DNA sequence: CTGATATGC
C1' cells in the first nucleotide's frame, strides 16, 4: 500500500 | 457500507 476478517455501529 | 483495529501479503 492493497486485500481479507473481526469487533462495533 | 463505513470506522478503528487485528491479521494476510
Nucleotide at each position: 500500500g492493497c486485500a481479507u476478517a473481526u469487533c462495533a455501529g
Solved structure of RNA, together with DNA, 18 nucleotides shown. NMR data were recorded at pH 7 and 298 K. Released in 2003, the model rests on solution-state NMR data. The entry is indexed under DNA-RNA HYBRID, DNA/RNA HYBRID, ALPHA-L-LNA, LNA, RNA, RNASE H, LOCKED NUCLEIC ACID.